Primary citation: Chao et al., Nat.Struct.Mol.Biol. (2005), "Dual modes of RNA-silencing suppression by Flock House virus protein B2". An RNA structure, in which 36 nucleotides are resolved. It was solved together with B2 protein.
Context: bound to proteins that are not shown
RNA sequence: GCAUGGACGCGUCCAUGC
RNA sequence: GCAUGGACGCGUCCAUGC
Numbered sequence: 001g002c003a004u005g006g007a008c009g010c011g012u013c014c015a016u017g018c
Numbered sequence: 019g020c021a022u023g024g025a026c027g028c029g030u031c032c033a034u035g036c
Base pairs, nucleotide, nucleotide: 001036002035003034004033005032006031007030008029009028010027011026012025013024014023015022016021017020018019
């Protein structure tokens, strides 16, 4: 560098509740 | 406004293969 998997951050959109 | 879940995009960290 290419790909895969996870975690995390930011944002867009969909649904539901209060 | 608050909360949960899902899709998507961007970015960070870890690990693996080539």